HIV-1 REV RESPONSIVE ELEMENT RNA: 30 nucleotides with solved positions. Primary citation: Peterson and Feigon, J.Mol.Biol. (1996), "Structural change in Rev responsive element RNA of HIV-1 on binding Rev peptide". The entry is an ensemble of 5 models.

RNA sequence: GGUGGGCGCAGCUUCGGCUGACGGUACACC
Numbered sequence: 001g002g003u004g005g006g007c008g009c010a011g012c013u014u015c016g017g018c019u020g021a022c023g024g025u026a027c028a029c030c
Stems, first nucleotide, its partner, number of pairs: 001030004007023002009020004
Other pairs, nucleotide, nucleotide, family: 005006cHS005026cWW006024tWW013016tWS014016cHS020022cHS023024cSS024026cHS
């Protein structure tokens, strides 16, 4: 530098959980 999405929380709710579609100064990888 490039790529990506985590989770806050949104949605559904079992309101725990799941997904993340939202988001660099960076994180991971190279």